[PDB]
RNA sequence: AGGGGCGUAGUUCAAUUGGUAGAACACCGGUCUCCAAAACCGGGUGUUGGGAGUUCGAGUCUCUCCGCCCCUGCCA
Numbered sequence: 001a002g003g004g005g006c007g008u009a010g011u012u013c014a015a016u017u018g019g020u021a022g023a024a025c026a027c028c029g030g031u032c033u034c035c036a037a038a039a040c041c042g043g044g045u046g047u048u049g050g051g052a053g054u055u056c057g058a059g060u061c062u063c064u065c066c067g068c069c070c071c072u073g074c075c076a
Stems, first nucleotide, its partner, number of pairs: 001072007011024001026045001027043005049065005
C1' cells in the first nucleotide's frame, strides 16, 4: 500500500431508545501561612483524536484523515 480494531476530563470508567457528557477520586481556586499539607467555603477544569456529512439536534449514524496494535500485500 489494502482490510479490521482502538481512542471521552488529570487517570481508570457510565451514558450507545440520536437529545451540553456525568460518577468517583484527584487536582485548581480562594481563606490561614513564608509557602505547603490539613480544615473550611468555591468551582467541571473535556480539542468526546482531527475534519467534514446526514440530520431540528450527534459521544453515538456516513465518509475521510492522524497515531498505535493485528492480519494480508511488496524483486528495477

Solved structure of RNA (A-SITE TRNA G24A TRP-TRNA TRP) from Escherichia coli, 76 nucleotides shown. It was solved by X-ray diffraction to 3.1 A. The depositors describe the entry as "The crystal structure of EF-Tu and G24A-tRNA-Trp bound to a cognate codon on the 70S ribosome". It holds a match to the Rfam family "tRNA". From the family's description: Transfer RNA (tRNA) molecules are approximately 80 nucleotides in length. Their secondary structure includes four short double-helical elements and three loops (D, anti-codon, and T loops). Further hydrogen bonds mediate the characteristic L-shaped molecular structure. tRNAs have two regions of fundamental functional importance: the anti-codon, which is responsible for specific mRNA codon recognition, and the 3' end, to which the tRNAs corresponding amino acid is attached (by aminoacyl-tRNA synthetases). tRNAs cope with the degeneracy of the genetic code in two manners: having more than one tRNA (with a specific anti-codon) for a particular amino acid; and 'wobble' base-pairing, i.e. permitting non-standard base-pairing at the 3rd anti-codon position. Rfam links the family to the GO term triplet codon-amino acid adaptor activity. It is annotated as a transfer RNA. Schmeing et al. published it in Nat.Struct.Mol.Biol. in 2011: "How Mutations in tRNA Distant from the Anticodon Affect the Fidelity of Decoding".